[PDB]
RNA sequence: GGAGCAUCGUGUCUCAAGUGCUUCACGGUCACAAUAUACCGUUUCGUCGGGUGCGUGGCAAUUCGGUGCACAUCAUGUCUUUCGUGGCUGGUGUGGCUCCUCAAGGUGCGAGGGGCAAGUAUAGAGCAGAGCUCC
Numbered sequence: 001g002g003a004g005c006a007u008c009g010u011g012u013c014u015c016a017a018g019u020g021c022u023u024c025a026c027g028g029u030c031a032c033a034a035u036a037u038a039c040c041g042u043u044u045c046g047u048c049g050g051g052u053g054c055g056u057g058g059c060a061a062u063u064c065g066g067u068g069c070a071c072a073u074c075a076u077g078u079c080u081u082u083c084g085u086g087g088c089u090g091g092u093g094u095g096g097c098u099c100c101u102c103a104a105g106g107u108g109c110g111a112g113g114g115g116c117a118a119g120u121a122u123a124g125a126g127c128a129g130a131g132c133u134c135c
Base pairs, nucleotide, nucleotide: 001135002134003133004132005131007130008129010128011127013126014125015124018122019121020120021119022118023117024068025067026066027064028059029058030057031056032055035053036052037051039050040049041048069095070094071093072092073091074090075089077088078087079086096116097115098114099113100112101111102110
């Protein structure tokens, strides 16, 4: 290195079906906490500490406000065209999408349930690692 059997662990890989969770961004100042985590320290591992994102709380504003981006829709506006489509500007609605039920506060909302798409965890199958037997 190759073949056969059984169990366990990990992987920066492959496939289908359930369950749980999540799925726009940004905004003054101070404090706390492994929730997550590169590296370092501690008894390798485990545990704990330091740094950062996220989260929570106080103060100004106060159960906060505006801007940007994406999607849908409208225009006796504008550009490319015979028409349609598409770009720019302005208004309205939503911010995972869609449907149903209830409602306090507010000038950007909140709670519960079903269905669809994406991501992640658990479990199953395939490959790689360890054990035994054979060449």
Molecule: BtCoV-HKU5 5' proximal stem-loop 5
Organism: Pipistrellus bat coronavirus HKU5